[PDB]
RNA sequence: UGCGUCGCUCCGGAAAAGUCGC
RNA sequence: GCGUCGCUCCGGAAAAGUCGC
Ligand code: N33
Numbered sequence: 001u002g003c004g005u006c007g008c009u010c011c012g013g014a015a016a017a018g019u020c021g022c
Numbered sequence: 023g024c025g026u027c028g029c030u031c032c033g034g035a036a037a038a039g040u041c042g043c
Stems, first nucleotide, its partner, number of pairs: 002043003006039001009035006018027001020025003
C1' cells in the first nucleotide's frame, strides 16, 4: 500500500418471528 | 394496513484502532 480480518461510527435494505402507535 | 423502536442478517461509506500476508 493492498487486500483481508476484528472492532467503531454513520447510511441504506430485509422474510428480521418481538415493543409501541394510528 | 401503514408505520415506530429494538434484535438479527445483508450491503455501503468512512481519517485514526486489532491482527495477516
Ligand atoms: C415490513 O417490515 C416491511 N419490510 C416494511 O417496509 C413495512 O413498512 C412494514 O412491514 C410494515 O409493518 C420488523 N420487526 C419490523 C419491520 N418494519 C417489518 C418486518 O417485516 C419486521 O420483521 C411500499 O409501501 C413498501 N412496502 C415500503 O417498505 C416502502 O418504504 C414504500 O413502498 C416506499 O414508497 C415497507
Keywords: aminoglycoside, antibiotics, ribosome, decoding site, Homo sapiens, Eukaryote, cytoplasmic, Translation inhibition, Stop codon readthrough, RNA. Shown are 43 nucleotides from a PDB entry: RNA. It comes from the structure "Crystal Structure of the Homo sapiens Cytoplasmic Ribosomal Decoding Site complexed with paromamine derivative NB33". It was solved by X-ray crystallography to 2.8 A.